Shown are 22 nucleotides from a PDB entry: RNA.
On the sample the depositors note: RNA oligonucleotide.
The entry also models zinc ions.
Crystals were grown from: 0.6M NaH2PO4, 1.4M K2HPO4, pH 7, vapor diffusion, temperature 298K.
The work is reported in "Molecular Basis for Interaction of let-7 MicroRNAs with Lin28" (Nam et al., Cell(Cambridge,Mass.), 2011).
It was solved by X-ray crystallography to 2.76 angstroms.

Context: bound to proteins that are not shown
RNA sequence: GGGUAGUGAUUUUACCCUGGAG
Repeated sequence: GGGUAGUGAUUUUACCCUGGAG
C1' cells in the first nucleotide's frame, strides 16, 4: 500500500496478500 470475512443479546476484530515493482 491492498484484500477478504461473519461467534444473535451489552462494550471498541480476525485473517491474508504485497519486492527491481505503486